[PDB]
Molecule: NiCo riboswitch RNA
RNA sequence: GGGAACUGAGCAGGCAAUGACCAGAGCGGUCAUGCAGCCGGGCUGCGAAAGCGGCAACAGAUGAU
RNA sequence: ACACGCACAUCUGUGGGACAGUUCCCA
Numbered sequence: 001g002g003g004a005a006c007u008g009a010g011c012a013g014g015c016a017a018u019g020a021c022c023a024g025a026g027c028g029g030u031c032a033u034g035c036a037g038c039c040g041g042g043c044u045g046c047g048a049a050a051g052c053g054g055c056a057a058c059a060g061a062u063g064a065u
Numbered sequence: 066a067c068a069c070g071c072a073c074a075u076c077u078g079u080g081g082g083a084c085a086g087u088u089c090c091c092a
Stems, first nucleotide, its partner, number of pairs: 001091008011082001013039003017033006042055005057079007
């Protein structure tokens, strides 16, 4: 330095949360905040690349039970 | 009444760049 498994995390990023505005027939949009709450990621086929795809997994509907 | 849910079917969105720790392995 490398492979694997399991972790961690206040990197970045997303979400949550918070603030102000608009809503209030609304409760989710905008812009920001680190407050540290949840994640933070296994891979991969065609290509030289640009590109085009796929699996696991996650979430939301809808079916079928 | 394992209605819910696990899973399945369909459809929509995502499917991910950097770092650290421990154990095992390589050399």